The depositors describe the entry as "Structure of the SAM-I/IV riboswitch (env87(deltaU92))".
SAM-I/IV riboswitch: 97 nucleotides with solved positions.
The work is reported in "Structural basis for diversity in the SAM clan of riboswitches" (Trausch et al., Proc.Natl.Acad.Sci.USA, 2014).
Ions in the entry include magnesium.
It holds a match to the Rfam family "SAM-I/IV (S-adenosyl methionine) riboswitch aptamer". A reference for the family is Trausch et al. (2014), "Structural basis for diversity in the SAM clan of riboswitches", PNAS. Gene Ontology terms of the family: regulation of gene expression and S-adenosylmethionine metabolic process.
Bound small molecules: s-adenosylmethionine (SAM).
Crystals were grown from: 1:1 mix of RNA mix and mother liquor. RNA mix contained RNA and 1 mM SAM. Mother liquor contained 50 mM Na-cacodylate, pH 7.0, 250 mM ammonium acetate, 20 mM MgCl2, and 16% 2-methyl-2,4-pentanediol (MPD), VAPOR DIFFUSION, HANGING DROP, temperature 303.15K.
On the sample the depositors note: T7 transcription.
It was solved by X-ray diffraction to 3.2 A.
RNA sequence: GGAUCACGAGGGGGAGACCCCGGCAACCUGGGACGGACACCCAAGGUGCUCACACCGGAGACGGUGGAUCCGGCCCGAGAGGGCAACGAAGGUCCGA
Numbered sequence: 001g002g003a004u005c006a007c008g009a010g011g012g013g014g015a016g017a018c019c020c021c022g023g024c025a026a027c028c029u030g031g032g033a034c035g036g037a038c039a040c041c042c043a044a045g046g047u048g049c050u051c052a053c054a055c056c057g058g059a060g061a062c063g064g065u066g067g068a069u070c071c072g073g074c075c076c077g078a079g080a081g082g083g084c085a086a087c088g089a090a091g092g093u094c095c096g097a
Base pairs, nucleotide, nucleotide: 001071002070003069004068005067010021011020012019022050023049024048027046028045029044030042031041032040034096035095036094037093038092053066054065055064056063057062073084074083075082076081
């Protein structure tokens, strides 16, 4: 910089940073009957969130400012680069064979 800050979803331990199990959710990855695409599906990998963004203006709608989350993860590599994993879940739509 783009998108979202609505909805949704809690117990435990810790002085705290944070951690454990579970939950919401669907931003990235991944899979989605042979091929390609997806704004659709799964919820495995990666986060995130799980009481709850704050302040100013506004009657309110909402705006401004700041802040927060994502814009995959890890390992090796001096860089270019190289490598590993990603469900017992899902099987939809369109096009092609």